[PDB]
Context: one part of a larger RNA, bound to proteins that are not shown
RNA sequence: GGUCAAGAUAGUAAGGGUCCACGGUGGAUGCCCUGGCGCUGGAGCCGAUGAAGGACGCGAUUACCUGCGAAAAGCCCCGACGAGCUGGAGAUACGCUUUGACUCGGGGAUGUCCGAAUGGGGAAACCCACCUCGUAAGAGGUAUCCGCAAGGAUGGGAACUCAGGGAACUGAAACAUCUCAGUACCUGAAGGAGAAGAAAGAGAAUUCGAUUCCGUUAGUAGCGGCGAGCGAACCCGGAUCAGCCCAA
RNA sequence: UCAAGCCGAAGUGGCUGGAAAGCUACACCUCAGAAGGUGAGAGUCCUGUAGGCGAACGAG
RNA sequence: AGGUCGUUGUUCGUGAAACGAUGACUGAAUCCGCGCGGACCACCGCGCAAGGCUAAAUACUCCCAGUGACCGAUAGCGCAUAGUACCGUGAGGGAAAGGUGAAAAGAACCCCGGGAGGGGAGUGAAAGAGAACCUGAAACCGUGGACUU
Numbered sequence: 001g002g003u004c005a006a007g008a009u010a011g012u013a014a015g016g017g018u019c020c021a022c023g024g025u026g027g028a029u030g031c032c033c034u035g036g037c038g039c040u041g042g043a044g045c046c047g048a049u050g051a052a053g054g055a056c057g058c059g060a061u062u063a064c065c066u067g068c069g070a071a072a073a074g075c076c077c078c079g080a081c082g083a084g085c086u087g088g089a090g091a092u093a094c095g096c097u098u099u100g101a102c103u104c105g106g107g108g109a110u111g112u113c114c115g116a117a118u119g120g121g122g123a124a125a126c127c128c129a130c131c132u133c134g135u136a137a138g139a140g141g142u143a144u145c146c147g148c149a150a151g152g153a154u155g156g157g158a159a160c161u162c163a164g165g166g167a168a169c170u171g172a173a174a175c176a177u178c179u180c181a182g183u184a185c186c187u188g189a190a191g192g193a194g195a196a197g198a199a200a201g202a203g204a205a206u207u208c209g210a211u212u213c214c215g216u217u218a219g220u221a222g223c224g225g226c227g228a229g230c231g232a233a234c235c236c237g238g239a240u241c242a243g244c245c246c247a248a
Numbered sequence: 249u250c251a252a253g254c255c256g257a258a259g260u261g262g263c264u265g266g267a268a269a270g271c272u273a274c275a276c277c278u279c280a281g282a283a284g285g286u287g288a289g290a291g292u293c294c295u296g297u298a299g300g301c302g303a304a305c306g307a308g
Numbered sequence: 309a310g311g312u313c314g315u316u317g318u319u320c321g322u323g324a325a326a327c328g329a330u331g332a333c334u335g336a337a338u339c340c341g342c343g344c345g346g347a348c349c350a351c352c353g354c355g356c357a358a359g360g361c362u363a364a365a366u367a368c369u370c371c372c373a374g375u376g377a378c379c380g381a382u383a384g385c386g387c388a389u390a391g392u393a394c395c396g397u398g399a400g401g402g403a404a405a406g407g408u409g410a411a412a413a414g415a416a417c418c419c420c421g422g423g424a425g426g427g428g429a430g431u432g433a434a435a436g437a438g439a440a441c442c443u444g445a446a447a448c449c450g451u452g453g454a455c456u457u
Base pairs, nucleotide, nucleotide: 015457017455018454019453020452021451022450023449024448030442031407032406035379036378037376038375039374040373041372042371043369044368045156046155053114054113056069057068058067060092064088065087075108076107077106078105079104080103084096085095119128120127121126129142130141131140132139133138143154144153145152146151160191161189162188163187164186165185175225201208202207212239213238214237215236222230223229243361244360245359249307250306253301254300255299259274260273261272262271263270275292276291277281283295284294285293310334311333312332313331314330315329316328317327320346343354344353345352394401395400414441417428418427419426420425
Other pairs, nucleotide, nucleotide, family: 013014cHS013015cHS016456cWW017456cWW025447tHS026446tHS027444tWS027445tHS028444tHS029443cWW032380tHS033380tHS033381tWH034388cSS035384tSS036384tSS044159tWS047048cWS047116tWS048118cWH050116tHS050118tWS051117tHH051155tWS052115tHS053124tWS054125tSS055112cWW057072tSS059062tWW059065cWH059087cWH062064cHS063089tWW066073cWH071109tWS078304cSS079303cSS082083cHS082100tSS083097tWS083098tHS084101tWS086094cWS088089cHS114124cSS122124cWS147149tHS147150tHS157158cHS157191tWH159192cWW159368cSS160367cSS166182tWS166184tHS167183tWH168181tHH168183tWW170179cWW171178cWW172227cSS178227tWS178228tWS182183cHS191193cSS192367tWS193366tWH196211cSS197363tWH198242tWS198243tHS198362tWH199208tHS199209tWS200309cWS200342tWS200355cSS203205tWS203353cWS204345tWS210364tWW211365tWW216235tHS217234tHS218233tHH219220cHS219231tWS220232tWH221231tHS222319tSS224228tHS224321cWS227321tWH239365cSS240364cSS242362tWS251305cWW252302tHS256280tWS256298tHS257277cSS257280tWS258296cWW264268tWH265267tHS265288tWS266287tSS267287tSS268270tHS279298cSS282296tHS286290tWH290293tWH303304cHS309335tWS310335tWS318326tWW369370cHS369371cHS379383cSS380388tWS381388tWS381406tHS383388tWH385389tWS386390tSS387389cSS387390tWS387405cWS390404tHH391392cHS391402tWS392403tWH393402tHS396398tHS408412tWH408437cSS409411tHS409434cWS410433tHH411432tWS412435tWW413431cSS413437tWW414438tSS414439tWS415429tWS415438tHS415439tHH416429tHS421423tHS430438tWH431435tWH432434tHS432437tHS
C1' cells in the first nucleotide's frame, strides 16, 4: 500500500461581522455676492388741482413683475449724450434712429373706476339719476362745516411732539397705601419738528435776568406701610440766543 | 451753492499658463497708488480717481 | 385774584402743608395799591397775574448718501425679496428659498428607450463644469475585495 479500528483536525456561508476599495443619498464645510444690519450725515411732509392704497385695463405674442392710463411699456417743448435702440424677459417677427433716437435732467398734456369720495345708492372698484353747454360724440356741475365773498377744512403719514383718557402683571420674597407708571394701550390735534417762551420767576449775593437741550451739582436736599424703594433744584461749566404787539 | 453732464497723466518685450493683471527684463505718469470690471493678482487696457469745466429750465 | 369743601402737580403719600391747578359754593383791592418768598405775624428782599405771536439750539428716521475689529444663505430684515405660498370666518399668523462656464461656444450627429435616463462624438483648460450644473462632510442605502462567523 488494501480492509477494519481508535483518535484528531479541515473546507464549504443562507445570512452576519470588522476593515479596504468604488459609488448613491444628503447639503455640512470653504469661497463668493445680487441681500441685509447698525452708526453718522443729509432730507422731511402728501391731499378736493382727488392723496396715501387699490381695481380694471394698455403689448405683434403677455400669465407674473415693471411703466403707463382709452392721448395707456407711453404724447409735447426745453436742456444734456452722440449710436444705438425695440422694459425685468434672456423669445420670434415688425421696425425706430445722426432731421439726433435710446438713456439722463427739467417742466408741461393726457390721466378710466374705487378709495376723505363728494350727485343719489352701494356688499370698495359697482348700480340709478338731475342740470347747463353741445349737432351728437362729448364736456362740466350737483357732499357737508366756517364765511358776504374770496378762500379754508374733511383724508393719509414708521418714529418723533403736545393734549383728553389711562392698565395690570411685577417689586414690596404674602398684601391693601406704595411700586411698576403717567410706562403699555386708546382717542385727539399738528408739524417738518414740536413743545416751551419774554418773570405777580428763581432765589439769599439787597445776586441772576425768556424757553428748551447737554454736563454738573447728586443718589446730595428731601419723599416713604421712614419698608421696598422714589428722588430734585440753586450755583458753576456748555449748545443757541430775540424778543414784539394790544385792552381805558 | 446743490440737481444732468463733459475734460481728464503714464508700458512694452520675452517666460509659465486654457487664459496675464502674475513672473522677468528695462520703461513711464502721479494735485491722479480710492475703487470696481478685464479668461489669476493691472497705478500706466476700460470705467474711474486728483484737478478743471458745466447749463436754457431746476433748486436754496 | 382770595377763600371754604373735594383733589392733584413738582422730592410733596395730610405731613406743621406753603404754592400752583380746577369741580362745586363764594366772590376784594388798582399805585400809601397788588402777588410771592414752605403754617402763621412783623420786618427786610423779589416781583406788575387775570390779553397774544415768536426763529435758533432739541427729538425722530419711512426716504437718501458714506462708513464698519457688523452678517454672508439655519447668518443678516420675515424675503438674496414675499407679507407671496400656506394657515385662519376674522383680527391675525406666515415660510424655504442662492452658485454651469472666462465666455452659451447650452452638446449638431450616432447608439439602447414610447419617454425618462444614459453611452459616444463635438465644444471647453476642465463635462473629474451638461443645465436635478462650485465645493460636496456625516447620518443613511448599496456593489466589490480582504480576513472571518